Record summary
An RNA: 21 nucleotides with solved positions. Pitt and Ferre-D'Amare published it in J.Am.Chem.Soc. in 2009: "Structure-guided engineering of the regioselectivity of RNA ligase ribozymes". It comes from the structure "Class II ligase ribozyme product-template duplex, structure 2". Crystallisation conditions: 0.2mM RNA duplex, 10mM MgCl2, 25% PEG 4000, 0.2M lithium sulfate, 100mM Tris 8.5, VAPOR DIFFUSION, HANGING DROP, temperature 295K.

[PDB]
C1' cells in the first nucleotide's frame, strides 16, 4: 500500500 | 443493512 473477509463507538 | 477505526486471511 493492493484485495479478500468479518466489524467498535457514531450518524 | 450502510458509512469504517480495527481483527483474521491473501
Nucleotide at each position: 500500500c493492493c484485495a479478500g473477509u468479518c466489524g467498535g463507538a457514531a450518524c | 443493512g450502510g458509512u469504517g477505526a480495527g481483527g483474521c486471511u491473501g